[PDB]
């Protein structure tokens, strides 16, 4: 540098 | 209640 992502953030419906 | 970005711990 990546990978995932139940809080918090934005934007949509 | 749905969707997308984005990511906080933590994991790898």
């Nucleotide at each position: 540098u990546c990978c995932c992502a139940g809080u918090c953030c934005a934007c949509c419906g | 209640c749905g969707g997308u970005g984005a990511a906080a711990a933590g994991g790898g």

This is an experimental structure of RNA, with 25 nucleotides shown. Crystallisation conditions: PEG 2000 MME, LITHIUM SULFATE, SPERMIDINE, COBALT HEXAAMINE, pH 6.0, VAPOR DIFFUSION, HANGING DROP, temperature 293K. The entry also models sulfate ions. The 2006 paper behind the entry is "Water in the Active Site of an All-RNA Hairpin Ribozyme and Effects of Gua8 Base Variants on the Geometry of Phosphoryl Transfer". On the sample the depositors note: Derived from Satellite Tobacco Ringspot Virus. Released in 2006, the model rests on X-ray crystallography data to a resolution of 2.4 angstroms. Entry title: The structure of an all-RNA minimal Hairpin Ribozyme with Mutation G8A at the cleavage site.